[PDB]
Molecule: tRNA-Phe
Organism: Mycoplasma pneumoniae M129
RNA sequence: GGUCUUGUAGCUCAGUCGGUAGAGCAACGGUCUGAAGAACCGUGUGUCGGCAGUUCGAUUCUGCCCGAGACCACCA
Numbered sequence: 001g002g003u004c005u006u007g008u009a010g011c012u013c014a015g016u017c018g019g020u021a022g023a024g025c026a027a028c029g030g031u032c033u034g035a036a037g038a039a040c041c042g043u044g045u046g047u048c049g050g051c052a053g054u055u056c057g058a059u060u061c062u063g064c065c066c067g068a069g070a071c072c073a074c075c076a
Base pairs, nucleotide, nucleotide: 001072003070004069005068006067007066010025011024012023013022027043028042029041030040031039049065050064051063052062053061
Other pairs, nucleotide, nucleotide, family: 008014tWH008021tWS009045cWS014021tWS015048tWW018055tWS019056cWS019057cHS021046tHS022046tWH026044cWW032038tWW033035tHS054061cWW058061tHS
């Protein structure tokens, strides 16, 4: 400097080319307990990197931008 890869919940990771977001812990409530941990019950949250298109409702299918990651670049 170019060619690809990825960006999803609070975190870390999954999601039939189209009708779909899922775990563990994190947070809340109750139970136990002198109280705190641990443990048991219920829980709670999700708009999928940002902008543009195809679309029978695009996280999902393509394009641009942003961010990082990677094997590489002066004659040889």